[PDB]
Context: one part of a larger RNA, bound to proteins that are not shown
RNA sequence: GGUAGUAACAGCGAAGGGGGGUGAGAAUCCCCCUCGCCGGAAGGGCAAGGGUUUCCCGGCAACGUUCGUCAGCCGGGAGUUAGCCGGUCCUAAGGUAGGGCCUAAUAGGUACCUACCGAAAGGGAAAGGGGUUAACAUUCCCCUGCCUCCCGGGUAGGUGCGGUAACGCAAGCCAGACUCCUGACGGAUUGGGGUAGGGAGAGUAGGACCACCGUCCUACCCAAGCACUCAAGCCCUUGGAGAGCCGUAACGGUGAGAAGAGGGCGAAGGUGUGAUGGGCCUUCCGUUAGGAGGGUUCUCCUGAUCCCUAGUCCCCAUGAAAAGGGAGUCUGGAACGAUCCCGGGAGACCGUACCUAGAACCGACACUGGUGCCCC
RNA sequence: GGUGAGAAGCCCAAGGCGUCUGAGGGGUAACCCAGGCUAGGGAACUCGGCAAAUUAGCCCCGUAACUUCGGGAGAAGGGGUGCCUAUCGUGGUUUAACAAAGCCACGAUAGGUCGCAGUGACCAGAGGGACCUGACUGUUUAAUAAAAACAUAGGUCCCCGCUAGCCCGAAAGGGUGUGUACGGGGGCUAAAUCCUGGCCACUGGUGGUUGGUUAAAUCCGGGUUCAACCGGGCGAAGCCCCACCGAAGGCCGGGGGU
RNA sequence: ACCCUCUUAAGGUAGCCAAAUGCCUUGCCGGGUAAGUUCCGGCGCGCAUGAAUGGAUCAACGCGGUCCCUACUGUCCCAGCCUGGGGCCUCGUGAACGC
Repeated sequence: GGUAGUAACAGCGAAGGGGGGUGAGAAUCCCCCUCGCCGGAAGGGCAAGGGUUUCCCGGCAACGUUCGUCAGCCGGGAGUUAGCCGGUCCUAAGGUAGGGCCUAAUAGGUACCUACCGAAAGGGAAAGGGGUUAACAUUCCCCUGCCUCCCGGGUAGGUGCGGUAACGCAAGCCAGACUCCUGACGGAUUGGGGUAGGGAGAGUAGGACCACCGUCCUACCCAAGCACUCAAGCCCUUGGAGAGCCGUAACGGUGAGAAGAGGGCGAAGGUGUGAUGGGCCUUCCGUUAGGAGGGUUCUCCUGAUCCCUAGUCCCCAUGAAAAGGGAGUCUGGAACGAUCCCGGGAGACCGUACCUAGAACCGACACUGGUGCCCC
Repeated sequence: GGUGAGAAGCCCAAGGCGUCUGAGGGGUAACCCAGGCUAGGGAACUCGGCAAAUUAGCCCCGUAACUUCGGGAGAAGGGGUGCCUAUCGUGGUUUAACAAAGCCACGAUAGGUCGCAGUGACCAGAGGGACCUGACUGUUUAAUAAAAACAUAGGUCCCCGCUAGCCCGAAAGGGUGUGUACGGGGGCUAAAUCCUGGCCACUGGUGGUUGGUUAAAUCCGGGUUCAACCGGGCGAAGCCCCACCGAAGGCCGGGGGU
Repeated sequence: ACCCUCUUAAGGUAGCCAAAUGCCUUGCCGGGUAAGUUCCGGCGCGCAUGAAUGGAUCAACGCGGUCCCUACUGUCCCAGCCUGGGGCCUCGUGAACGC
C1' cells in the first nucleotide's frame, strides 16, 4: 500500500438548559440564574516517591482519545526565613573497621578485644493566639510567654522555722564517690470524671417565603502561659467491731484494726487573668479615600471510637534497651552565697514551594490496577 | 442532620463536582450487554433446578431425632407490627435521698381509623430427610486446580549425661545454647470413643564371638657386591557366623485326609 | 471344625464391603419413581478390604462429593411486550490481522 476513512472514542449506577462575553475561529474557555451527583468519600490533613509539576504574565506549530481562545503543555519573570517544628543525639533487631586468629592469596571467614554505625511514626529541655503575601509562615509582624547557659544587683542559706504525724517552705557554694528511683512498655473487660461535637427554649440584628398559615435559615465566642481548685487511689492521728458490721457495676473489706470523726499527697479539666484586646453578625454617609454607629446576652438537654482515673481477669504468651532527667547518703575544700526575686546577653548547622493520587508516585500512557495512612 | 443497632442502604448540610474529558439525529430496525412483567402447567429443561424465583428486620409463644451432655437451635412451626387521640410505668439529669418542676430516654395501655398491601421504599436466612469424606479454627499451585491435599491438637517410637546427640565450615571455628532428659534433635500417625491380631524366613538396625579371611607399616628367610623382586609370620575395622527388634520396611498361600 | 507337607517365618484375628477399593458387572433381592446403569438397605463366589503401613465409628464444623422431598419459579411447553447503554444515519479523531 490493501483492509479503510473501517473498528474504537458505550458498559465500571452523574446531566444538562436558558441568557450574555471574549476571539480570525466556541457543544468544549469566561460571567449570572437554574437543574442534577458525591457526602465513612468524589470532602479535610499529611507520608514514602516525584522534582519545580507551585505563583504571576503572555501564547497555541506539536501536546490532551474530539475542539480549544483553555491546561500538570510552550515562552518570560519569580517564590521555600525557626532557641521552642523536624533532622542533628540515644540505643533496638542488625552491621562495619582495626587488631588478633585462619587463608596459597585477597576485594575471603570471623567465636574474641576496642571503637564506631543502625529509627524524619521507638526514646528525646522549652509557644500560643490574632493578623500579614499573587505565591512562606508553630519560621515574618503585634501581644503575652517559656527553656538552657552566661553576666550584674539583692535575698533564703553558711549561723532559719510550723505540725503528734503523713508533710508545709525562697533551701548555701564547688569538686568528687556510691545508690535509688522517671525514662520504661501485653491482651481482655467494666465503672467514674471530662472534652470536641450536636440539640431545645427566650432575646437582639439580618435573610427566605407570603393562594392561606407563620414558620424556617444565619451570628451570639476566647489559645498557651500564670493564680486557685479536685475525684479515685495511697498515706497519718483518734476510735475499737461478731454470729456481726462496711461496701461495689462485679470481685469484695475487717483485731496484721471495720464503720464513725478529723487530716496529708493528689488527673483530664474547670473558673479567673491573658483580653475596653480581637473576630463574628449588622446599619448609615460618601459611593475615589474612607468615615460614623449597634449587638455580641440568658435557661437547659445529649455526648464520643478523643482524654485521665481506678477496678478485675488471663497466659506450658509475663508483654525493648539506652542516652538524657531528678533526688538521696557520704568525702574533701573555701567563707561567701543559691535550684528564690529583678535587669542584661547568647542559642551554630541543615530541611521547609507544591501533588500526596479515576491526570503530579510505580505499572511503556493524563492506564477502571497497586501504593497510603489519619479524620468526618 | 433524618431513618436506623450501626462508619450499612436511601435522602440532604459544610466542602466539592458535571474532565471517571468526543458529540448530534432518530415513531429509536435485526441483534447484543444489563433490567421489569407474563395467562394455564410447574423441572416436563439439563450432565446437573445452572441461572432466576421463594424467604427475610424486631417482640411473644414454640421447638424433634441425635449427642462427645457443651450442643443440635435462628431446628421446624404459629401469632403481632401502620396512622391518629390520649395515658401509664421505669430510669437519667439539673447545688436535686424520696416527693414536686423543667428537659430527656426506654417499655407498655385504652380508644378511633384507612388501604390490595403497615419491617409498605431501603436493608433483609428458602426449609427438611439420607449417605461419603476430612475431626474442628487455619494453609496452598501470584496468572485455568481451594480440595478429600498441607498443618493441627492427641498418640507413639528412636538418639543423646553436655568435651554429648544432630547439623554448618576450606580452616579459625560455629547453630541448638543466656539451654541440661518435664530437655534438644529425628521419624510415623492424625480430636475423642471401642480397639490395634499372628509372623524375626528376607532386608535393615543393634550387640556378641570359638573360629576363617583381612591393607599399609614392621619382623624373618631367599635373592641382588646394594635394590627392585619372591616367599613366611603377625594381621584393626568390615565381611562369614550367632542373638534380639514389627507404633522396624513389611507379609498374612496351596495341597491331602476325617 | 480337626491333623500332616512345600514355598519362605506364619497363613488375614476384631471388624468392614460390590466402598473414592469388585475385573466379570447395569452382581442378586428390597426401597424410592408411571418408568432408576446413579442413590439407600441387605448379601458376601473379597480379580486385588483390614488394623498407628492404623480398623470400626460420625456428635459439632465445611464457598467439599452425591441422592430424595416440600415450597418456588420464563429452566421449559413457547414465546410476547416494555426500559437503560450500544448497533443504525451524520460531524470530528483515527488503527490492526489475513495479502

Source information
Entry title: Cryo-EM Structures and Translocation Mechanism of Crenarchaeota Ribosome. Solved structure of RNA (23s rRNA (2996-MER), nucleotides 1405 to 2146) from Sulfolobus acidocaldarius DSM 639, 733 nucleotides shown. Released in 2023, the model rests on cryo-electron microscopy data to a resolution of 2.72 angstroms. An Rfam search finds the family "Archaeal large subunit ribosomal RNA" in it. Rfam 15.1 lists 2,955 matches to the family in 1,139 species. For this family Rfam cites "Crystal structure of the ribosome at 5.5 A resolution" (Yusupov et al., Science, 2001). Its Rfam clan is "LSU clan". Primary citation: Wang et al., Nucleic Acids Res. (2023), "Cryo-electron microscopy structure and translocation mechanism of the crenarchaeal ribosome". Among the 37 different proteins in the entry, which are not shown, are 50S ribosomal protein L40E, 50S ribosomal protein L18 and 50S ribosomal protein L3.